[PDB]
This is an experimental structure of RNA from Streptococcus thermophilus, together with DNA, with 97 nucleotides shown. The sample was in a buffer at pH 7.5. The work is reported in "Cas9 Allosteric Inhibition by the Anti-CRISPR Protein AcrIIA6" (Fuchsbauer et al., Mol.Cell, 2019). The depositors describe the entry as "Cryo-EM structure of St1Cas9-sgRNA-tDNA20-AcrIIA6 dimeric assembly". Released in 2019, the model rests on cryo-electron microscopy data to a resolution of 3 angstrom. Protein in the same entry: AcrIIA6 and CRISPR-associated endonuclease Cas9 1. NCBI's taxonomy places the organism under Bacteria, Bacillati, Bacillota, Bacilli, Streptococcus. The entry is indexed under CRISPR-Cas9, anti-CRISPR protein, bacteriophages, Streptococcus thermophilus Cas9, St1Cas9, hydrolase.
Context: bound to proteins that are not shown
Parts: sequence; structure tokens; C1' cells
RNA sequence: UUGCGUUGAUAAAAGUAUUGUUUUUGUACUCU
RNA sequence: AGAAGCUACAAAGAUAAGGCUUCAUGCCGAAAUCAACACC
RNA sequence: GGUGUU
DNA sequence: AATACTTTTATCAACGCAA
Repeated sequence: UUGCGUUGAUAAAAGUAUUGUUUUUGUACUCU
Repeated sequence: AGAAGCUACAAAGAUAAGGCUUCAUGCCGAAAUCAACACC
Repeated sequence: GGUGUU
């Protein structure tokens, strides 16, 4: 340098789900 | 029934600023590429 | 894919 | 703007069989 059988690390690309932040509205909480 | 818009819960809208055509199991937007200018 | 200069 | 899942393809290492 090249092929096969194990197991670690990585990279690239794809499909989903639940929150998070924020605006209006409603309900509660508060003051009349 | 008015006010304050703090503190909770629930709907609906937005979620890098934006933009396209084919009208949809629709699509693109946060990486890398690198000194400019003239002639075959 | 090559070729010249501030 | 973060936490849960599913899948594919490829490359390095190192542990052996051979050259």
C1' cells in the first nucleotide's frame, strides 16, 4: 500500500414531536 | 359595569429582515469557495 | 486551459 | 429556541487473518 470480520470517534443529508420567546383576545386575581 | 396590564391559564397569529410559481405529501434565506485589471 | 502589470 | 425520537450514506482510528 490492498481486500475481509469485529467497535469506537466523526462528518454530510433527510423525516417528525413537544415546549420556549412574543402580540392580540377571553377568563381568573386586584382597585373603584 | 369601568380602570390598571402586574401574576396565572386557554385559544389564535408570528418565530432570523424577507422572496418565488407550478397551486401544492409546494419551494428558497445563518456553511465553504477569494488580490484586482486587460489579451489569445 | 494558458498569457502581461500597480 | 431549545429538548425528545426515527433513518441513510461516507470517512478515520485500532484489533486481528492473509500479501